[PDB]
C1' cells in the first nucleotide's frame, strides 16, 4: 500500500437525544 474472512467485550458509551464512535486473523 492492496485483498479476504470468523468470532467476542461497548446488547456499552457520549450528546444540544437530532446524531456519532470502538475490535481480530491471514496473505503478498
Nucleotide at each position: 500500500g492492496g485483498a479476504c474472512g470468523u468470532u467476542a467485550a461497548a446488547a456499552g458509551g457520549c450528546u444540544u437525544c437530532g446524531g456519532c464512535c470502538u475490535a481480530c486473523g491471514u496473505c503478498c